[PDB]
Context: bound to proteins that are not shown
RNA sequence: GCCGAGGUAGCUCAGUUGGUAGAGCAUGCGACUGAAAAUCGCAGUGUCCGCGGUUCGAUUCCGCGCCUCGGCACCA
Numbered sequence: 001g002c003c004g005a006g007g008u009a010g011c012u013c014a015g016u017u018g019g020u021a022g023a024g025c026a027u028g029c030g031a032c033u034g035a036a037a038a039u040c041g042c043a044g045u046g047u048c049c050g051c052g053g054u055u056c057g058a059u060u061c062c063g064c065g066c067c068u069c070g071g072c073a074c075c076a
Base pairs, nucleotide, nucleotide: 001072002071003070004069005068006067007066011024012023013022019056027043028042029041030040031039049065050064051063052062
Other pairs, nucleotide, nucleotide, family: 008014tWH008046cSS009023tHH009044cWW009045cWS010025cWW010045cWH011025cWW019057tHS022046tWH032038tWH033034tHS033035tHS053061cWW073074cWH
C1' cells in the first nucleotide's frame, strides 16, 4: 500500500442455454495372475482460500480479510 485478473478430487486444469462439482491417469476391490498389466463397473479422498449467506448436491453473488500475478512506487 492504487487499477485489474486467478486462486476447484493423488496431480495438470477447463469451466459456466447447470445436472457436470468434473475431464485426462492416478486411486480404492472381484474376478482373468503364481504375483501384475491392457480390462468390464461399482465409486469419490475434494471443507471449489477462511469466517458468514446463497439452489433439492452452491464454485459462481455477495461482504472483509488471505496464497498468486502484471503494472505502479522502488531498486534485490
Entry title: PHENYLALANYL-TRNA SYNTHETASE FROM THERMUS THERMOPHILUS complexed with tRNA and a phenylalanyl-adenylate analog. TRNAPHE from Thermus thermophilus: 76 nucleotides with solved positions. Crystals were grown from: 20 MM IMIDAZOLE-HCL, PH 7.8, 1 MM MGCL2, 5 MM 2-MERCAPTOETHANOL AND 1 MM NAN3. It holds a match to the Rfam family "tRNA". The literature on the family includes a 1993 paper in Trends Biochem Sci by Hou, "The tertiary structure of tRNA and the development of the genetic code". Rfam describes the family as follows. Transfer RNA (tRNA) molecules are approximately 80 nucleotides in length. Their secondary structure includes four short double-helical elements and three loops (D, anti-codon, and T loops). Further hydrogen bonds mediate the characteristic L-shaped molecular structure. tRNAs have two regions of fundamental functional importance: the anti-codon, which is responsible for specific mRNA codon recognition, and the 3' end, to which the tRNAs corresponding amino acid is attached (by aminoacyl-tRNA synthetases). tRNAs cope with the degeneracy of the genetic code in two manners: having more than one tRNA (with a specific anti-codon) for a particular amino acid; and 'wobble' base-pairing, i.e. permitting non-standard base-pairing at the 3rd anti-codon position. It is annotated as a transfer RNA. Released in 2006, the model rests on X-ray crystallography data to a resolution of 3.1 angstroms. The source organism's lineage runs through Bacteria, Deinococcota, Deinococci, Thermus and Thermus thermophilus.